[PDB]
Context: one part of a larger RNA
RNA sequence: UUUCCUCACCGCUAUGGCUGAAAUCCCACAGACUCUCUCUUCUUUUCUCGAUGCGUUGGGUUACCUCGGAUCGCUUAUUAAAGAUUUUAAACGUCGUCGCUUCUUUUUAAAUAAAGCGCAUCAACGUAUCCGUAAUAAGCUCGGGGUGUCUUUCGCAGAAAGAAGAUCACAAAUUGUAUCUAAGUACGAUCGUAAGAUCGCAUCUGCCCGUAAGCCUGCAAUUAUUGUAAAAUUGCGGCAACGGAAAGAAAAGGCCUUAAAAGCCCUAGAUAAAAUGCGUGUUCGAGAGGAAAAGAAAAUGAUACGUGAAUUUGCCACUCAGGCAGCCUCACUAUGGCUUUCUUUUCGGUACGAGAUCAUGCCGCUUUAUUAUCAAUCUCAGGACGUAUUGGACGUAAUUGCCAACUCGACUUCUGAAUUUAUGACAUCGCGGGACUUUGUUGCUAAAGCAAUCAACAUUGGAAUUCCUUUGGAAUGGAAUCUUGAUCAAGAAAACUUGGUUUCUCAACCGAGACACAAUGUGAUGGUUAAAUCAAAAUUGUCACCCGAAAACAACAUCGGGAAGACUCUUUCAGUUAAUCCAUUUACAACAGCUUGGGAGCUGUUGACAUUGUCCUUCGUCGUCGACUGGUUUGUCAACUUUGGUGACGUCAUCGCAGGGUUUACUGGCGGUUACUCAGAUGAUUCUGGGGCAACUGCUAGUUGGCGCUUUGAUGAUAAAAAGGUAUUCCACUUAAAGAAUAUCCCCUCAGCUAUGGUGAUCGUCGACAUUAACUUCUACACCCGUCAGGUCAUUGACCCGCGGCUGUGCGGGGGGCUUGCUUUCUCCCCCAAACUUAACCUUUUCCGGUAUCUUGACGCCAUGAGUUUAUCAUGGAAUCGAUCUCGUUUAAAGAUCAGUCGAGCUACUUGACAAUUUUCUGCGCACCCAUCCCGGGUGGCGCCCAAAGUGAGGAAAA
Numbered sequence: 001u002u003u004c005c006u007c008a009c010c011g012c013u014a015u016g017g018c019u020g021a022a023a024u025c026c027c028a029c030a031g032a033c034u035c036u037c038u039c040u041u042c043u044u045u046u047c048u049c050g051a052u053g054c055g056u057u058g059g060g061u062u063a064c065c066u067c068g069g070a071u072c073g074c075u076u077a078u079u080a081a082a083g084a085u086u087u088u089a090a091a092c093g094u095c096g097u098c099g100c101u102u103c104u105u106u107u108u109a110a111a112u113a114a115a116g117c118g119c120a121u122c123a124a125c126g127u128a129u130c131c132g133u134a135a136u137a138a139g140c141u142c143g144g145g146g147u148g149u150c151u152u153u154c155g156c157a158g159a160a161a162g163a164a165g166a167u168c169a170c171a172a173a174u175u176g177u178a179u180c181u182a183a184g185u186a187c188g189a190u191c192g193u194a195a196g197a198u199c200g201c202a203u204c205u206g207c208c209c210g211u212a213a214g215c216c217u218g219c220a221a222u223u224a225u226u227g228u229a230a231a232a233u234u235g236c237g238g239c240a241a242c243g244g245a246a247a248g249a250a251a252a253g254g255c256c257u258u259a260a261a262a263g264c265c266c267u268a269g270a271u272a273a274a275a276u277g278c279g280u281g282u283u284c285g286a287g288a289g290g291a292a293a294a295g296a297a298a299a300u301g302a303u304a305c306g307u308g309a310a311u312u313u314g315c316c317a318c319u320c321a322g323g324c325a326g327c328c329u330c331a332c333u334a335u336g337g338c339u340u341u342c343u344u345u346u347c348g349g350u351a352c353g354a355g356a357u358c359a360u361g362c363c364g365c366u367u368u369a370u371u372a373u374c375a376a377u378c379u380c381a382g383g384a385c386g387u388a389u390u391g392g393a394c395g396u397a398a399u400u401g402c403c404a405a406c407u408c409g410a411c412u413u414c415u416g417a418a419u420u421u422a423u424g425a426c427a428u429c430g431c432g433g434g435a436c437u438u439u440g441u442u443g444c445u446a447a448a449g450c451a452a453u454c455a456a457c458a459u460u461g462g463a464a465u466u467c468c469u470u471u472g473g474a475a476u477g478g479a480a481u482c483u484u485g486a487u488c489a490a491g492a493a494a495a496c497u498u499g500g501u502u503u504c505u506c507a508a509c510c511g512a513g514a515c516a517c518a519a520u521g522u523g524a525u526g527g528u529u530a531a532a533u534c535a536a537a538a539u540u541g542u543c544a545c546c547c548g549a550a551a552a553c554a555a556c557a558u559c560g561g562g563a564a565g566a567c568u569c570u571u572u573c574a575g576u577u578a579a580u581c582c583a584u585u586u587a588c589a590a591c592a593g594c595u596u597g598g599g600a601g602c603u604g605u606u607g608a609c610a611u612u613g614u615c616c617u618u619c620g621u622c623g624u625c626g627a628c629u630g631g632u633u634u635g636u637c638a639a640c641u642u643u644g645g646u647g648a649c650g651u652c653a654u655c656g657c658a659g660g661g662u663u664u665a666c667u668g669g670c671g672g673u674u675a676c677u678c679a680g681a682u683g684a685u686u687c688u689g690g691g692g693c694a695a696c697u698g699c700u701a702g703u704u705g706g707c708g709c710u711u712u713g714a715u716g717a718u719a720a721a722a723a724g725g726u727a728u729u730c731c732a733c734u735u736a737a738a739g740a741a742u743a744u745c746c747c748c749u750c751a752g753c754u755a756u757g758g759u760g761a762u763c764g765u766c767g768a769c770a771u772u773a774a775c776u777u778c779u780a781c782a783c784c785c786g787u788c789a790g791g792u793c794a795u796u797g798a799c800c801c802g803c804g805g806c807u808g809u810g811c812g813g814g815g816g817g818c819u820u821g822c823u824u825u826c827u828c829c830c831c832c833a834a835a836c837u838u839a840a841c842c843u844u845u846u847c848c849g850g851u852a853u854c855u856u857g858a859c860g861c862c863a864u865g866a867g868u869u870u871a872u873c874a875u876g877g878a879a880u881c882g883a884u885c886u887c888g889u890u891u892a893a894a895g896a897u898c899a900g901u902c903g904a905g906c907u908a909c910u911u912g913a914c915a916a917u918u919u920u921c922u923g924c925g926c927a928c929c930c931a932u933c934c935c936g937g938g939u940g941g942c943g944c945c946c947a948a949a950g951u952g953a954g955g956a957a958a959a
Base pairs, nucleotide, nucleotide: 006021007020008019009017010016038166039165040164041163042162043161044160045159046158052157053156054155055154059151060150064146065145066144067143068142069141073140074139075138076137077136078135079134080133083130084129085128091127092126093125094124097120098118099117100116101115102114105111106110177272178271179270180269181268182267185202187200188199189198190197191196203249204248205247208244209243210242211241214239215238216237218236219235220234221233222232223231253265254264255263278361279360280359281358282355283354284353285352290347291346292345293344294343295342296341297340298339300337302335303334304333306332307331308330309329312326313325314324315323316322362433363432364431365430372423373422375420376419377418379417380416381415382414383413384412385409386408391403392402394401439455440454441452442451443450444449460583461582462581463580470575471574472573473572474571477570478569479568481566482565483564486501487500488499489498490497491496503514504513505512506511516542517541518540519539520538522535523534524533525532545562546561547560548559549558579586588607589606590605591604592603593602594601595600610621611620613619623769624768625767626766627765628764630763631762632761633760637757638756639754644750645749647748651717652716653715654714655713656712658710659709661707662706663705665703666702667701668700669699670698671697672696673695674694676691677690678689679688680687681686724745725744726743727742728741729740730739779810780809781808782807784805785804786803787802790800791799792798793797812832813831814830816829817828843959844958845957846956847955848954849910850909851908852907854905855904856903857902858901859900861877862876863875864874865873866872882898883897884896885895886894916951917950918949919948920947923944924943925942926941927939928938929937930936
């Protein structure tokens, strides 16, 4: 703080002492106000400083988008040079050199230091301007609108007010004439036009007491002095002043109570349109209500301190025994005055109150699925009867007789309600009385009365054939327009032209006020043609063209008028719905049974739904599924095919012209450098001036040739393809152009198409099913062979895939076993359909084991007998699967052991066999499971008969 000083305090400002901000009002106040003040929404003001943020009426633009202009707002080059003018090179203007002449300074030869002069280059440049001088090709540039916004500004987000809404709650002048203001004013003065207004005042007499001292020579007395004296103090008086007891008047409009207090109306002024208990059922018109009066009752305080009782103190006297007097307490009587209670009378409340301190205000029931019949069962409730029970001195006792009720009991008597077996149709509405009418509203008052101003919907409706005039869409344009004045309209159908708008603000007013630039012919402010400004504005060009008009500007704008160039055609297109429906239903229908019951649900059946072929709305399309473009056809999508319209304009190539640059070849003019001579200065030597002998270098002009690039015009091909081009390779030449091999480059178009590829139907055959369209041949693997469509290598030729076979194999079936990774599993071997492995390869001798007669010993078991029970002995038995013992009212090894053990010797044999053993086929029976629990099938689980197949001592040494 975007306009600025920084402000707000002090300092004359600033520099300066101290805090907040970015103008002081971002937190927020306020005029306008009748908000529901939770929240939301709309409007206005302030403001946020106007942007803190946002949008901005667009201003400078921050940029973007978009539109348009001059290329005169600017530059690059040209023409018009015309109309007018130096001038648009023969001249003009500013210029340096040349040389001459004359000067200031230092004074240093002299330095041009200055001026003037003829000179050419004009050293060097411009020659145009005035018409907006105009236009020309190009660039920059500029303005209008929107967005982001830096800034203005308004508005919001902030606050205040009004209004509305989801959500809790709030808001008075009327009664008869009423209300409000002074209880009601009186007197004097002043001001003032009437009228009216302002101020002052509203009381007195007598007396006593007390107070106040302003004044009255205030008065009298006293005091030191004195010319003036209260100079001072004390007592006292009057007016102007007050208070109190109290006596009498007066005033307020009056009145009533008082001497003086309260309350009543009229008066003076203002405003105004105003109301009748809710009805009924009880009673009354008011003794309650407030006021006044009276009587009765209670209370207050004093008097009469009066009466009786009691206390205390003092006196006589004394045991204070008695008595007296005083104090005080208690009780009583009448009275000033005052308070309260009860009763009586009058005034006031009479659609209001009071005793009772009272009650009601929608009515009718029905539908929203129960009811009854039937048989059985039991309980509860209400009534009739007595009280079980309780309390009671009526006598008693109590619970007795009786007095009372809840209750209880009499299960006596009557009625209703309760549960379960079986049965059966139901109905799913609130209506009637009961709703409004000119509505929302106003103004004056000439008071209390009147009137109306401003505003408030329709016939069935919709779909649509219920509105549709044929309608509607695109349209004064579009299909195509563009450059261009932006939008719409109109003429014109392009094009073109015209009209509306293309600014804001405010009234008394034609409604009103203002609205771009440049110049020319003119006047005015200096001047004068304008030029810097204004005006008559007469005229032109420019910014969404220009020119003018009314009060304004002048371009659109408040108005009228005129126009630019290239492009084919033209107005086009479409218009409905199941019964015709919805706001209203037939959007399936029926029959039988069951759920005790139906609206409700379930099952079974039928019709209509295209389909009784099938079926309640299920399947197929009268066989189905899918395959084979396998065959054909028809549409569609691909590819090619043929010309036609189709593009060079893109590009390439060719030719011509033009632009400028470049080459120094010649000829003029001009400059510098190098080396030598001569002259001068000088000598250790250098410099200066003169010249040409030679070379080098540069500038300018004219002329003549050569070279680069760029531009323009024309031609053929060039959409794309063929042609041709591109790439690779070979050939003695070549790496390549020469010759040869391979690959590659048209459908962006309209376009008809072709024996090629996609699609639907149409025919034939198949695999599955429902059917026959399957249940026959099997096949495959490893190498090779033939066959080898096809592929590969490598011309022949070689290998395999499809097929068969020379051989082997099953995984096609069966057999048993095993492992790989094993095991919630996985390899290999043989036979079987085909093929097919499947004959053996010595005997003898000696020794160690097994078997069996004999001779012999030891050990062990069982039975029996004896004894010693203190425990041994005797005799039998130990199988040729025979004996022994049972739970034996079926039996059975159904089970057990006896099955002996170790030996010593000589011997012989060692032949390997068992109604032995394993597996499998059939049949039978039984058992189990499934089943169609008829059948049948499976385990064949088990047993049995039969048949078939397979299982059986070694070792060592020698030949």
Released in 2024, the model rests on cryo-electron microscopy data to a resolution of 3.11 A. This is an experimental structure of RNA from Bacteria abnormis, with 959 nucleotides shown. It was solved together with Maturation protein and Coat protein. The work is reported in "Structural basis of Acinetobacter type IV pili targeting by an RNA virus" (Meng et al., Nat Commun, 2024). The reconstruction used 150,000 particles.